[PDB]
Context: bound to proteins that are not shown
């Protein structure tokens, strides 16, 4: 400030 | 230390 991983990454927390 | 299983992660550019 950009992306990626994890039974989760914050509009999270569904009918 | 406190409203006490919570105060939490990793990697590259």
């Nucleotide at each position: 400030g950009u992306g990626a991983g994890u039974a989760a990454a914050a509009u999270u927390u569904g009918g | 230390a406190a409203a006490u299983c919570u105060u939490u992660c990793u990697c590259a550019c």
Entry title: Tilapia Lake Virus polymerase in vRNA initiation state (core only). 5' vRNA end - vRNA loop (40-mer) with a sequence from Tilapia lake virus: 28 nucleotides with solved positions. The 2023 paper behind the entry is "Structural and functional analysis of the minimal orthomyxovirus-like polymerase of Tilapia Lake Virus from the highly diverged Amnoonviridae family". It was solved together with Polymerase acidic protein (PA-like), Putative PB1 and RNA-dependent RNA polymerase. The structure was determined by electron microscopy at 2.4 angstroms resolution and released in 2023. Ions in the entry include zinc and magnesium.